[PDB]
Context: one part of a larger RNA, bound to proteins that are not shown
């Protein structure tokens, strides 16, 4: 170039108005509806590394595209005496490593350093030397302490406090609070 | 007091509840010391922002889980919260997909009832052979769900745990006991493991086992342990034979190398003395050979002749031979060439399937024989019930397709 303007562009049944706008099925707002609901919802260890929020513009976003977690431009944002870490302690590991060994240069690494996925902690700080807690973990008759719990049924009139009405009907209805068994 | 909850000690389970020089709290002895309090991290994202080359419909630990029914985080609902998805508008052919309903007849469809359809939770009645006495079993069959008012020898007018939603069931062979592992990406199973059984090595700085080595390990364990190795639950049983090949072990004798010693034998060169050299003999390790032992190592297991009121059939008896002669048992087999092997059940008819018999071509005992409850997404045969599988196809719904319309691929030639 040809196949070929062909296969295909999956999914919440969706729609309208009104606004912005050089321009609107496809953006934003509003309205009705509809899907999903131990998940396409919610809040976090991670991983990634400014995306997030703001104006601007329109170039490869499976159409357009005034839009923006396609893409360009640029600017603004993360406030810590306590929290999360860092630091302390150790597990499995790691180690061109102290001493010392083995050996052809065929290898190791009882130390030091680094290393959670784990243990405890905030208000005066450090150290030695001792005990003990944090700290098993679920559990039925028993023993002792201490706190927290609830929703109904039958029926009554009287007192008080809101409350005047729906498509349609007629007038009243609700809450309690006493009392009565 | 009826109802929970926390703490203490107790009572029941469970072969552990990781270490720590560390932190917190107190004591004893001690030192520093007023207004101080370093550094990093924090946005947003748990999913088009992290892994799959893409707004790629998959994959990713953990936390909360309105409310009503309900045993329940399973099924209907849906408040509240998120979303309406980055391609649309028409048309209602075929085909093709994903679903729904069906006459009468019900596996005839077909390698094969595969796939659909049926049953479906909860209560009550009842429940078989076999059996390792647990089971099997939810066996299997049947049956119930409302309203009244009185309890009625009442009533119910297509359908009721009213709608969703949860096992299909029996019979009977063969392999393996069983849960359970496995070929990411065509095979999940009769294979692999297994828990039991033998049989070999190892007496302790243990043997194996790593490495060239020091070590590292077995193991801070000690023959009721550790290592290898074949079979594979339990039950009955695992027979003959050491010739032969393997494995250990091996007294005496055989062959066997250096090295040290003796011995003999002899060549060559120098004026001599001497310096040098070659072979052969005796001596002897380990390992080979012979022998020996060893079968839950391997590995092997017969023919020939005649014989019993009838041929044939062969308990016996001869006859050769081998190290011994397939024993028990079980048999057209996951194993049988001929072969759809004879009868004999089931079926209107059956190459397959069940039970049976024996020329076992080429069965056979830890490559383990025989049998076996129970379990299986295993393999084959049958029955009931069910049904669009099939007679014999039909209408319907949404996608898909076909029209305009914006974008706009592929191998290929």
């Nucleotide at each position: 170039a040809u196949g070929a303007g062909u296969a295909g562009u999956a999914g919440a049944c969706a729609u309208a108005a009104u606004g912005u706008g050089a321009g609107a099925a496809u953006c934003a707002u509003u309205a009705u509806c509809g899907c999903c609901u131990g998940a396409u919802a919610u809040a976090c260890a991670a991983g990634g590394g400014u995306u997030a929020c703001u104006a601007a513009a329109u170039u490869u976003g499976a159409u357009a595209a005034u839009c923006u977690u396609a893409u360009u431009u640029a600017g603004u944002g993360u406030a810590a005496g306590u929290c999360g870490a860092u630091u302390u302690c150790u597990a499995a590991g790691a180690u061109a490593u102290a001493a010392a060994a083995g050996u052809a240069u065929a290898u190791u690494g009882u130390u030091a350093u680094c290393a959670a996925u784990g243990a405890a902690u905030a208000u005066a700080a450090a150290a030695u030397a001792u005990a003990a807690a944090a700290u098993a973990u679920c559990u039925a008759a028993u023993a002792a302490a201490c706190u927290a719990c609830u929703u109904u049924u039958u029926a009554u009139a009287u007192u008080a406090u809101a409350u005047a009405a729906a498509a349609u009907u007629u007038u009243u209805u609700a809450u309690a609070a006493u009392a009565u068994a | 007091g009826g109802u929970g909850g926390u703490u203490u000690a107790g009572u029941g389970a469970c072969u552990g509840g990781a270490a720590a020089u560390g932190u917190u709290u107190a004591u004893a002895u001690u030192u520093u010391a007023u207004u101080a309090a370093a550094u990093c991290g924090u946005a947003c994202u748990a999913a088009c922002u992290c892994u799959a080359a893409c707004a790629c419909a998959a994959g990713u630990g953990u936390u909360u889980a309105a409310g009503u029914a309900g045993a329940a985080u399973a099924u209907a609902u849906a408040a509240u919260g998120g979303c309406g998805a980055a391609g649309g508008a028409g048309u209602a052919a075929a085909a093709a997909g994903u679903a729904u309903u069906g006459a009468a007849g019900g596996a005839a469809c077909u390698a094969g009832g595969c796939a659909a359809a049926a049953u479906a939770a909860c209560c009550c009645u009842g429940u078989a052979a076999c059996u390792u006495u647990g089971g099997g079993a939810g066996a299997a069959a049947g049956g119930g769900g409302g309203c009244u008012u009185u309890u009625a020898a009442g009533c119910a007018a297509c359908u009721g745990a009213a709608a969703a939603g949860a096992g299909a069931g029996a019979g009977u062979a063969g392999c393996g006991a069983c849960u359970g592992u496995u070929u990411a990406a065509u095979a999940a199973a009769a294979a692999c493991a297994u828990a039991a059984g033998a049989u070999u090595u190892u007496g302790c700085a243990a043997a194996a086992u790593u490495u060239a080595a020091a070590u590292a390990u077995g193991a801070u364990g000690u023959a009721u342990a550790a290592a290898a190795u074949c079979u594979g639950a339990c039950a009955c049983c695992u027979g003959c034979c050491c010739g032969g090949u393997g494995c250990u072990g091996c007294a005496a004798g055989g062959u066997g190398a250096a090295u040290c010693u003796a011995u003999u034998u002899u060549a060559g060169u120098u004026a001599a003395c001497g310096c040098u050299g070659a072979a052969a003999u005796a001596u002897u390790a380990a390992a080979c050979c012979c022998c020996a032992g060893u079968a839950a190592a391997c590995g092997g297991c017969g023919g020939c002749c005649g014989u019993a009121a009838c041929c044939c059939u062969g308990a016996c008896g001869g006859u050769c031979c081998u190290a011994a002669g397939g024993u028990a048992g079980c048999a057209a087999a996951a194993u049988u060439c001929c072969u759809u092997g004879g009868c004999g059940g089931g079926u209107a008819a059956g190459u397959u399937c069940c039970g049976u018999c024996c020329u076992g071509c080429a069965u056979g005992a830890a490559u383990g024989g025989u049998g076996u409850a129970a379990c299986g997404a295993c393999u084959g045969c049958u029955c009931u019930g069910c049904u669009g599988u099939c007679u014999c196809c039909a209408a319907u719904a949404c996608u898909u397709g076909c029209u305009c319309u914006a974008c706009g691929a592929a191998a290929u030639u």

Description: The depositors describe the entry as "Structure of the mitochondrial ribosome from Tetrahymena thermophila". LSU rRNA_2, nucleotides 1137 to 1736 from Tetrahymena thermophila (strain SB210): 594 nucleotides with solved positions. Ions in the entry include magnesium and zinc. It was solved by cryo-electron microscopy to 3.7 angstrom. Among the 95 different proteins in the entry, which are not shown, are bL7/L12m, 30S ribosomal protein S15 and mS23. An Rfam search finds the family "Bacterial large subunit ribosomal RNA" in it. The family has 102 seed sequences and 51,934 matches in Rfam 15.1. Rfam links the family to the GO terms ribosome and structural constituent of ribosome. The sample was in a buffer at pH 7.45. Primary citation: Tobiasson and Amunts, Elife (2020), "Ciliate mitoribosome illuminates evolutionary steps of mitochondrial translation".